Entry title: SOLUTION STRUCTURE OF TETRALOOP RECEPTOR RNA, NMR, 20 STRUCTURES. The RNA has 23 modelled nucleotides.
Parts: sequence; structure tokens; C1' cells
RNA sequence: GGCCUAAGACUUCGGUUAUGGCC
Repeated sequence: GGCCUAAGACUUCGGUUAUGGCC
């Protein structure tokens, strides 16, 4: 970075982010 799914922290919504595993 990618895949599946996925919660989760941050926070004032909003936002962002992957989580876990593999190289």
C1' cells in the first nucleotide's frame, strides 16, 4: 500500500484513520 470485514479512538459536530493478518 492492497483485500475482507470491522470496530475504535480523537472530537464539538464534522472529519480522519484500520482495526487484525501477510510482504